[PDB]
Context: bound to proteins that are not shown
Order: sequence, then structure tokens, then C1' cells
RNA sequence: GCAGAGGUUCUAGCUACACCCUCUAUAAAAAACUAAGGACCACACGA
DNA sequence: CTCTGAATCTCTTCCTCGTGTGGTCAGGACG
DNA sequence: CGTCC
DNA sequence: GAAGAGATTCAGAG
Repeated sequence: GCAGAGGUUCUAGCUACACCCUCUAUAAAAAACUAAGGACCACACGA
């Protein structure tokens, strides 16, 4: 915290189902953290 | 000679869920 | 590197 | 298979 970017980590992190803070054009004092694809035909078997 | 019933032909399924496996358009080379 | 059987 | 239904020919009888 709903339109973007940045932050201390670890390429990238803006609610993407999704996790913290800031403002409408500028990037850092800060620990727990992260990923969103997937059929049909045959065989054998169970009830 | 035109329908009547009847034989013929064609369609439409014919349980309901699991668990292990395995097989599946296959363009292929040329501008 | 993409495109037409 | 198989089992039935319905469309489609198809046919008997005046």
C1' cells in the first nucleotide's frame, strides 16, 4: 500500500494470491522475508 | 395405386470412483 | 533466421 | 455383442 521507483539482503521485489516504509518524478537510517505452469489412449489392479 | 403394417437399416448408449505403469501430427529443407 | 508445404 | 428406438424403405390388399 493498488498507477512507478528506491531502501538495508541476494539479479530482481511496484500487493503478482503474494511480506515492511516513503512520495508524485527525488533514492536511503532499518531487523523477520520471496517465484504466480502442466492433456488424451492403452494396460494392470482395488472396492 | 396409395397407403397399412412390417421388415430393414441406422443411431445411441451399455456404473462409478480410485491407484500403479507405459505410449501418443510424425515440417524439413530452402529463400 | 523465418517460412511453406 | 446387444438391446432397444426410430427413421426408412416397402409392401398386400382392396